[PDB]
Context: bound to proteins that are not shown
RNA sequence: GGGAGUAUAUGGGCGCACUUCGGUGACGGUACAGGCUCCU
Repeated sequence: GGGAGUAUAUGGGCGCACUUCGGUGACGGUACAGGCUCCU
């Protein structure tokens, strides 16, 4: 470098939308981040 699995798993901050400006969104997200285990 490649692969498998953990994974019917984990969730980070940008942009939209809403807002009582505290927040909220089964919105961009089939996105993005890629740890751990083993194989090669």

Solved structure of RNA (Rev-Response-Element RNA) with a sequence from Human immunodeficiency virus 1, 40 nucleotides shown.
Jayaraman et al. published it in Elife in 2014: "RNA-directed remodeling of the HIV-1 protein Rev orchestrates assembly of the Rev-Rev response element complex".
Crystals were grown from: 50 mM MES pH 6.0, 50 mM KCl, 1-4% PEG 4000,.
Ions in the entry include phosphate.
The entry is indexed under protein-RNA complex, helix-loop-helix, HIV, nuclear export, RNA binding protein-RNA complex.
Released in 2014, the model rests on X-ray diffraction data to a resolution of 3.2 angstroms.